Solved structure of RNA, 69 nucleotides shown.
It comes from the structure "Structural basis for 2'-deoxyguanosine recognition by the 2'-dG-II class of riboswitches".
The work is reported in "Structural basis for 2'-deoxyguanosine recognition by the 2'-dG-II class of riboswitches" (Matyjasik and Batey, Nucleic Acids Res., 2019).
RNA sequence: GGGUGUAAUCUCCAAAAUAUGGUUGGGGAGCCUCCACCAGUGAACCGUAAAAUCGCUGUCACCACCCAG
Ligand code: GNG
Numbered sequence: 001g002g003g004u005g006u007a008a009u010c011u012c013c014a015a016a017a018u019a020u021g022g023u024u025g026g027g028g029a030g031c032c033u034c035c036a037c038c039a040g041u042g043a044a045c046c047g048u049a050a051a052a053u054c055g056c057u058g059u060c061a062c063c064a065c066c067c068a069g
Stems, first nucleotide, its partner, number of pairs: 001067005006036001009029007021046002038058006
C1' cells in the first nucleotide's frame, strides 16, 4: 500500500454563552482491540430562554489486527 472495525460518531452529567452567542469539562456505548475520538466552517432554528437540529472540510486524523510486499 490494500482489507475489517469507527460514522474521528452516538449518548449522559455538570457548568458556561445568548441572534457579533450556541462553549468547556467529565462519565458511558461503539467485536476480538489497545490508544484515540479532536479541529475548522455552512445552513436552519432559538425574539433573550435552555435547549440545541442538519450538514461540509481537514480525513484514509490516530490506533489494533489482517492480506500483500
Ligand atoms: O476495531 C475494533 C476496536 O478498535 C476500535 N476502533 C474502531 N475503529 C477505530 C478504532 N480505533 C481508532 N480509530 C478507528 O477508526 N484509533 C474500536 C475497537 O476497540
Bound small molecules: 2'-DEOXY-GUANOSINE (GNG).